[PDB]
Context: bound to proteins that are not shown
RNA sequence: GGCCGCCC
RNA sequence: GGCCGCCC
Numbered sequence: 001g002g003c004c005g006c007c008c
Numbered sequence: 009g010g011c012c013g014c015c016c
Stems, first nucleotide, its partner, number of pairs: 001016002004013002007010002
C1' cells in the first nucleotide's frame, strides 16, 4: 500500500 | 474521506 465486508 | 474487522 492493496482486496472484500460492515459502519460513519 | 473516516472507523473497525478479516485477508494479501
Primary citation: Li et al., Nucleic Acids Res. (2021), "Insights into the structure and RNA-binding specificity of Caenorhabditis elegans Dicer-related helicase 3 (DRH-3)". An RNA structure, in which 16 nucleotides are resolved. Protein in the same entry: Dicer Related Helicase. The depositors describe the entry as "Crystal structure of Caenorhabditis elegans Dicer-related helicase 3 (DRH-3) C-terminal domain with 5'-ppp 8-mer ssRNA". Crystals were grown from: 0.1 M Tris pH 8.5, 25% w/v polyethylene glycol 3350. It was solved by X-ray crystallography to 1.89 angstroms.